[PDB]
Overview
fragment of 23S rRNA: 55 nucleotides with solved positions. The depositors describe the entry as "Structure of the L1 protuberance in the ribosome". Primary citation: Nikulin et al., Nat.Struct.Biol. (2003), "Structure of the L1 protuberance in the ribosome". Crystallisation conditions: PEG400, Tris HCl, KCl, MgCl2, ph 8.5, VAPOR DIFFUSION, HANGING DROP at 277K.
Context: bound to proteins that are not shown
C1' cells in the first nucleotide's frame, strides 16, 4: 500500500477517531443522511489519523 477489523450504559444498533458535510446512490421506485432523538461523543457522503488480522 490493498482487503478485513474496533460490542459499558443510552441510542431501533458492535459510536476506534477527527475534519468537510446537507445532502448521497438511483431513470425511477426506493434506500441512506440531515432533521427529530440518545449520548461524553453522531452516524449519509468525501477524506485523513489509528487498533488488530490477512497479502
Nucleotide at each position: 500500500g490493498g482487503g478485513a477489523u474496533g460490542c459499558g450504559u443510552a441510542g431501533g444498533a458492535u459510536a476506534g477517531g477527527u475534519g468537510g458535510g446537507a445532502g448521497c446512490c438511483g431513470c425511477a421506485a426506493g434506500g441512506c443522511g440531515c432533521c427529530g432523538g440518545u449520548g461524553a461523543a453522531a452516524u449519509a457522503c468525501c477524506a485523513c489519523c489509528c487498533u488488530u488480522c490477512c497479502c